[PDB]
Context: bound to proteins that are not shown
């Protein structure tokens, strides 16, 4: 002294598992927008594709001949270079193709090596010969060149003399080594060198310096080999290797070596991954990470490999040579057609590929190299300068003053206002940048050379060594930089975002359209998510988008995860190799720790410092990591040498078992057959029908045959590793528990691979077949039924022998070992001895705390605290699918992806609701019991549809349809046709006057409206009547899915919540659920709950009895009646039983246990209804969607439905007489009486502003008649004549009278209301209204029933519990075929290539080998010939060519298989509730499909239940 940030996203909400995405960096980056400059650095990632053109290694005359040029009379002097020779061209530069191995990194041994120049030291540098370049001549050509003959030179070449030392041997010594083996001698033998140049002195002779040379010596650098360790993916690559493994002798290589050769053998590698496939230069390092490490091997630096492709070799110290040579292939180019030329992966650049990456530049000035003494010379290495925001860093587009607010833009909180905004305008100032002027470097704070001075060696002279002087040298460069130099804010701001993660919002437009999106997701006419605009935010000369890597991601978890219910424990066992492993002693020291040394190249990394105006950057010093060797430590592991029993086994002694196989045996029951009795059905089901039966069934009794399975025992049980094992016996046989003073002495746990077993179904062969039953046939059910039900029915179920090897093979929990509270059972052994019970040791269960878990739950038989070992998991669908492989006769099993697609998943647990053809309980005219209706007919009214100029608009299951509308002829009226109007029919605000509007009479008029009249109340303009006048008035125009208000509905049902507290990680639970009592969440008890609010109840009104006040307009048959107050009924008393609320009965009472009725309607649901009562956001119209008027329309009509009226009749029709109400209403009204009228009504006309007057009560009672008929029923429709209202009755009022007399004789499937003054029925009144087929609505009274046994069914609701894959909540969700499109993929007869090596044959170049009657300089030589070279023949070798068959990989393919993805397609309804036939797993068959059935297996199943 290190050192780590999270968020969004599954759900109605919560927790967890889990995947996706984002916030941060980074690059050799590219694209879009924009763009000023400077300091650093980077810049073909692709086609190791092809290349125009110009440059990229030369140098020495002090090695040598000759030639040329300039001076010179000449002798000669100087300069230059084609050629011979030396040296360098193997360095330097580029690229990464190939390469998976000693390529590379690291450590090493080279007793198995080389090294030119360079270092040190030591001997020589003597003397000869033969040749050829350049040159001359000839042939052949345009030239390149080529061939032939002569001439020369040496530091070129070749002999010779000579060895200080060398090399190879011989002789014995030495010192030895690591096995071969090295090390040193003393003597000897054999062998072997070369070259001179420059300069000085010297008469000369000779001498000397220096360069260079030969032979050695020392090192060092550089090159080469071997070895240990480290260094990719893949087993859906298991054998590979025949020079491969070893020895021998020989050859070759710098060296060891099957490197090569002949012989002898058969080995080597490989599951600890050979071999094959694919991929790739490796490393120091770059980016990222807290770290472990992941990732790319930019730039640069080390090493390797390559130079168009494939081979060979010369020269040399070094090459098998980028810009040298030879050959072949491919490609391009030139030619005068004979021949040639070529290799930019050197610097630029071109073409092409690409999304994309630069000057056809300057100088050797500095550094570096090669040659030279120097002069120098050559250097696309190198150093600069262009180009490019490619990355990092830096500076600029200005400074001050400047409106409680210029203009403009955007919002307007409809004058006001904000906001942009000190921003701007305007006054001054400066010039990094920009444009002139003057100066002007750093690097060259070096230098080589040449005259001097000094030292220094040797000295007779010259070179080397320091100092000073000079030539002194610049591509950058008149560049960086500097100065009071002129001008001047002048020359300079873009991009992303603004719903959340994530800092930052409004308007306009659009209207599931156009579009956005990294994720959640925005857009269906009020979009802060789209487009535009304003504002604002994040950045900045850059900003976004895209691509790739890392982090975040503990999301392959060694550090650092899991496997009961979420992905994941193999079906189980026997188990080798591997991993792990009892205690003690000794040694060694392989791991482990530590000290010393070497190394781990430099740059980079981190710290400090310096220098650039600081930084970026550059330099500087420090700074680890690993490996090897050596010296110690001995705790643990590993090794070895031994001891012990506690682990584990063996034996003896106790002992429990449905443990297994083989062979026999037994009884019920079913079926069939045989024999009797018997006489009509049996059988089957929800109900039936196929079927069986007078051929005597079913039934009953006896017997025989045969197959399958083994009731009771049988369990809050036993055995086995699992599957499994249950009548009895025999034989064989496996394991286990308890106690051991016995024995061996770690022999143990796990187990990749391997082997064994392994339910049911299935297979093959041969038997067997009673029952049952896949497939199949028929009958039912059904919309259909290939299914559930029934009757038949083959395979099969059974046995023996062979396979298959899968299951929800489950305790959804691998095995082993040690520890951790307790309680209750039960089984076995042992101890005691009646059982029963107690203790010990084990097996199998329940409950239960610490502990664990996301929760459920586990909890000594763990899912707890820990260790070892094995198997397995890494989002969902594709998919357990496809290909390959192994096994199988077969079905199939094992193994097992990817392309594509989604943001989650038929994820897990739990919670609140809803729902269930799930339970339990309780309610209502719900069902039941009755009554009267509706659906059938006619009529009234509303609605749907249709039509029309309009048929105004709304209400549409329950909760619309006699509803808004409590009054459509005109008006209403909102609609259509027309005739007219424009600050308007109505209103305010403003400048301004009032000396009017009405109404009515004229004319034109359909009337609106015009022209003329009485010019009008009043109060001086109050109100209004106006003018002028623009803001505006006006809308029954849209949106009840923007709302306010009001209402329907569950429902007058009994619920809905809150505060405090407690439990739960949390949604949430508690109270509010339990037991009693109600109409009630009403009350009382219980109770981790204690209280409270809204609802419920009561307080309010009304009816029922009475008391009191009052007595007219009631009564007046005297106490009714009317309306004020009060009394009364309070479970108040009693009986029963309950703790207490409270229930039932009785008493008295007009009234008894909410005495009847009404008002009173919780949170909320249904985006329920209303913009057309009213109000209102927003949008739309503004001489029209506004306004006035006339006419039409809301009243239609092939039709359907709803609600009512009238009927179809003698419980009645008609006529006459006649009794008994309550409530309400009335002065444009009620209207008495009277007169007229067949009547509706008219005239007259009192009375009543109302307990006074008026509004006839009808059903009912009695009498007469009808006599059951389509009628004396029923009234529709139609014609005519009248009355009323009103301008007005045709569209379209009603009443009366006369005339006519439709349908209809009790109404199909199915439905509605009602629990007493109720249903049914008869009248009366009121509202809106001039009038109205209102038969409607709201009220009042007269008469006045029937039934309720009960909750089995039915509808709706309330409470508790249970299940769930449902949550705009079962009107939910959801599966599988078919049809359509897009996308990717498998099979496939073929087509088409690549890679790889092998075999046969052929053979270009060089290399090595052999031979040769041709030709030829050095050496030998009878001078005749040898040797050597050229030529020729041939051998080995061998790139390439041709032919041939296997192996691996890729593309494509008619046709075909499935798969995913898709807003509103078709057939079913398989799954989630008991999903309506419980579900799920394996398996076989079958069917349009989900799926059905047979066999086995599970609870991950409901109901059920026990005090």
């Nucleotide at each position: 002294u290190c050192u780590g940030a999270g968020a969004g996203u599954u759900u109605g909400a919560u927790c967890c598992u889990g995947g996706c995405u984002c916030a941060g960096g980074a690059u050799u980056a590219a694209c879009g927008c924009u763009g000023g400059c400077g300091g650093c650095a980077u810049g073909c990632c692709u086609a190791a594709u092809a290349c125009a053109u110009g440059c990229a290694a030369g140098u020495c005359g002090a090695u040598c001949g000759a030639a040329a040029g300039u001076a010179g009379u000449a002798a000669u002097a100087c300069u230059u270079u084609a050629g011979a020779g030396g040296c360098g061209a193997a360095c330097g530069g580029g690229u990464g193709a190939g390469u998976a191995a000693c390529a590379c990194g690291u450590a090493u041994c080279c007793a198995a090596u080389c090294u030119a120049c360079c270092u040190u030291a030591u001997a020589a540098u003597g003397g000869g010969g033969g040749a050829u370049a350049a040159c001359u001549a000839g042939u052949u050509g345009a030239a390149a060149g080529a061939c032939u003959a002569g001439c020369u030179a040496a530091u070129a070449c070749c002999g010779c003399a000579u060895a200080a030392g060398a090399a190879c041997u011989u002789u014995g010594g030495u010192u030895c080594g690591c096995a071969u083996g090295a090390a040193u001698c003393a003597a000897a033998g054999u062998u072997g060198a070369a070259a001179g140049g420059a300069c000085c002195u010297g008469c000369a002779a000779g001498g000397g310096u220096u360069c260079g040379u030969u032979a050695u010596u020392u090192g060092a650098u550089g090159a080469g080999g071997g070895u240990g360790c480290g260094c990719c993916a893949u087993a859906u690559c298991a054998g590979c290797u025949a020079g491969u493994u070893g020895g021998u002798g020989g050859g070759g290589u710098a060296a060891c070596g099957g490197c090569c050769u002949a012989c002898c053998a058969a080995g080597g590698c490989a599951a600890u991954g050979a071999c094959g496939u694919g991929u790739a230069g490796c490393u120091a390092u770059g980016c990222u990470g807290a770290g472990a490490a992941g990732u790319a091997g930019a730039a640069u630096a080390g090493c390797c490999a390559c130079a168009a492709u494939g081979g060979g070799a010369c020269u040399g110290a070094g090459a098998c040579a980028c810009g040298g040579c030879c050959c072949a292939u491919a490609c391009u180019c030139c030619u005068a057609c004979g021949g040639g030329a070529g290799g930019c992966a050197g610097c630029a650049g071109u073409a092409g590929g690409g999304a994309a990456u630069u000057u056809u530049u300057c100088a050797c000035a500095a550094u570096g190299a090669g040659c030279g003494a120097a002069a120098g010379c050559u250097u696309g290495a190198u150093g600069g300068a262009g180009c490019a925001a490619u990355g990092c860093c830096g500076c600029g587009u200005g400074a001050a003053c400047g409106a409680u607010g210029a203009a403009g833009g955007u919002c307007u909180u409809u004058a006001a206002g904000a906001u942009u905004g000190u921003a701007a305008a305007g006054u001054u100032c400066u010039u990094u940048u920009a444009u002139u002027u003057g100066g002007g470097a750093a690097g060259a704070a070096u230098g080589a050379c040449u005259u001097u001075a000094g030292c220094a060696g040797g000295u007779a002279a010259u070179g080397g060594c320091u100092a000073g002087a000079g030539u002194u040298u610049g591509a950058c460069u008149g560049u960086a930089c500097c100065a009071u130099u002129u001008u001047g804010a002048a020359u300079a701001a873009g991009u992303g975002a603004c719903g959340a993660c994530u800092a930052a919002c409004u308007a306009u437009g659009u209207g599931c359209c156009a579009g956005c999106a990294g994720u959640c997701g925005c857009g269906g006419u009020a979009a802060u998510a789209c487009a535009u605009a304003g504002g604002u935010c994040g950045c900045a000369a850059g900003c976004g988008u895209u691509a790739u890597c890392c982090g975040g991601a503990u999301u392959u978890a060694u550090u650092g995860g899991g496997c009961g219910u979420a992905a994941a424990g193999c079906a189980a066992g026997c188990g080798c190799a591997g991993g792990c492993g009892g205690a003690u002693u000794g040694a060694a020291a392989a791991g482990u720790c530590u000290g010393g040394u070497g190394u781990u190249a430099a740059a980079g990394g981190c710290a400090g410092c310096u220098g650039c105006u600081u930084a970026a950057c550059a330099g500087u010093u420090g700074u680890a990591u690993g490996c090897a060797u050596u010296g110690g430590a001995a705790a643990c592991u590993a090794u070895u040498a031994a001891u012990c029993u506690a682990g584990a086994g063996u034996g003896u002694g106790g002992u429990a078992g449905g443990g297994a196989g083989u062979u026999u045996u037994g009884g019920a029951a079913u079926u069939u057959c045989a024999u009797g009795u018997g006489g009509a059905g049996c059988g089957g089901u929800g109900a039936a029908a196929u079927g069986c039966g007078u051929a005597g069934a079913u039934a009953u009794a006896u017997g025989a045959a045969g197959g399958a399975a083994c009731a009771c025992c049988a369990g809050u049980g036993g055995c086995g590793a699992a599957g499994g094992c249950g009548a009895a016996a025999a034989c064989u046989u496996a394991g286990g528990c308890c106690a051991u003073u016995a024995c061996u002495g770690a022999c143990g746990c796990u187990u990749a691979g391997g082997c064994u077993u392994g339910a049911a179904a299935g297979u093959g062969u041969g038997g067997g077949g009673a029952g049952c039953a896949a497939a199949u046939a028929g009958g039912a059910u059904u919309a259909g039924a290939u299914a559930c039900c029934c009757u038949a029915g083959u395979a099969g179920u059974c046995c023996a022998c062979a396979c298959c090897g899968u299951a929800a093979a489950c305790g959804a929990u691998a095995g082993a070992u040690a520890c951790u509270a307790g309680c209750u059972g039960u089984c076995g052994g042992g101890g005691c001895g009646a059982u029963c019970c107690c203790c010990u040791c084990g097996g199998u269960a329940g409950u239960g705390a610490a502990g664990u878990u996301a929760a459920c739950a586990c909890a000594u038989u763990a899912a707890g605290u820990a260790u070892c070992u094995c198997g397995c998991c890494u989002g969902g669908g594709u998919a357990g699918u496809a290909c390959a492989u192994u096994c199988g006769c077969a079905a199939g099993a094992a193994u097992g992806a990817a392309a594509c697609u989604c943001a989650a998943a038929c994820g897990g647990a739990a919670u609140u609701g809803a729902c269930g053809g799930g339970g339990a309980c309780c309610c209502g005219c719900a069902c039941a019991a009755g009554u009267g209706g509706u659906g059938g007919a006619g009529c009234a009214u509303g609605u749907u549809g249709c039509u029309u100029a309009a048929u105004u608009c709304g209400a549409c299951g329950g909760u619309a349809c006699a509803c808004g509308a409590a009054a459509a002829a005109c008006c209403u009226u909102a609609c259509c046709u027309a005739g007219a109007c424009u600050u308007g029919a109505c209103a305010u605000c403003c400048u301004u006057g009032g000396c009017a509007a009405a109404a009515u009479u004229a004319u034109g008029g359909a009337a609106a409206c015009a022209u003329a009249a009485u010019g009008g109340a009043g109060g001086u303009u109050a109100a209004c009547c106006g003018a002028g006048u623009g803001a505006c008035a006006g809308g029954u125009g849209g949106u009840g899915c923007a709302u306010g208000g009001u209402u329907g509905u569950c429902g007058u049902c009994a619920g809905c919540u809150c505060g405090u507290g407690u439990c739960g990680u949390g949604a949430g639970a508690u109270g509010u659920u339990g037991g009693g009592u109600u109409a009630a969440g009403u009350c009382c008890c219980g109770c981790a709950a204690c209280g409270a609010g809204c609802g419920c109840a009561a307080c309010c009104c009304u009816u029922a009895u009475c008391g009191u006040u009052a007595g007219u307009u009631a009564c007046a048959u005297u106490g009714u009646c009317u309306a004020g107050c009060g009394a009364g009924a309070c479970u108040g008393c009693u009986a029963a039983u309950g703790c207490a609320a409270a229930u039932u009965g009785g008493a008295g009472g007009a009234a008894g246990g909410a005495a009847g009725g009404g008002a009173u309607g919780a949170c909320g649901u249904c985006a329920a209804a209303u913009c057309a009562u009213c109000a209102u956001g927003c949008c739309c119209c503004u001489u029209a969607u506004g306004u006035c008027u006339a006419g039409g329309g809301c009243u239609g009509c092939a039709a359907a439905c709803g609600u009512g009226c009238u009927a179809c009749a003698a419980u009645g029709g008609c006529c006459a007489a006649u009794a008994c109400a309550a409530a309400c209403a009335g002065u444009c009204g009620c209207c008495a009486g009277c007169u007229u009228g067949u009547a509706a009504a008219a005239g007259u006309g009192a009375g009543c502003a109302a307990a006074u007057c008026u509004g006839u009560a009808a059903a009912g009672u009695u009498g007469g008649u009808c006599u059951c008929a389509g009628u004396u029923c029923g009234g529709a429709u139609u014609g005519a004549g009248g009355g009323c209202u009103g301008c007005a009755a045709u569209u379209c009022g009603u009443c009366c009278u006369c005339a006519u007399g439709a349908a209809g004789u009790c109404g199909g499937a199915a439905u509605c209301a009602c629990u007493a003054g109720u249903a049914a029925u008869c009248g009366c009144g009121a509202a809106u209204c001039a009038g109205c087929u209102a038969u409607g609505u709201c009220g009042c009274g007269g008469u006045g029933a029937a039934u309720a046994c009960g909750u089995u069914c039915u509808c709706g609701g309330g409470u508790c519990u249970u299940g769930u894959a449902c949550a705009c909540a079962c009107c939910g969700c959801c599966c599988g075929u078919c049809a359509a499109a897009c996308u990717a993929u498998g099979a496939a007869a073929g087509c088409u290539g690549g890679u790889a090596a092998u075999a046969u044959u052929u053979a270009a170049a060089a290399a090595c080998g052999u031979g040769u009657u041709g030709c030829u300089a050095a050496c030998c030589a009878u001078u005749a010939g040898g040797a050597a070279g050229c030529g020729c023949a041939u051998g080995u070798c061998a790139a390439g060519g041709a032919u041939a068959g296997c192996a691996c990989c890729g593309g494509u393919g008619a046709u075909u298989g499935g798969a995913g993805u898709u807003a509103a397609g078709u057939c079913g309804u398989a799954a989630c509730a008991a999903g309506g036939u419980a579900c799920c797993c394996c398996u076989a068959c079958g069917a349009g499909a989900a799926c059905g059935u047979g066999g086995g297996g599970g609870u991950g199943g409901a109901u059920c239940a026990c005090c």
This is an experimental structure of RNA (16S ribosomal RNA) from Mycoplasmoides pneumoniae M129, with 1507 nucleotides shown. Method: cryo-EM, resolution 3.03 A. The entry became public in 2024. Rfam match: Bacterial small subunit ribosomal RNA. On this family, see Yusupov et al., Science 2001: "Crystal structure of the ribosome at 5.5 A resolution". Keywords: In situ, Ribosome, Chloramphenicol, cryo-ET, TRANSLATION. Xue et al. published it in Nat.Struct.Mol.Biol. in 2025: "Structural insights into context-dependent inhibitory mechanisms of chloramphenicol in cells". The PDB entry is titled "Mycoplasma pneumoniae 70S ribosome in chloramphenicol-treated cells".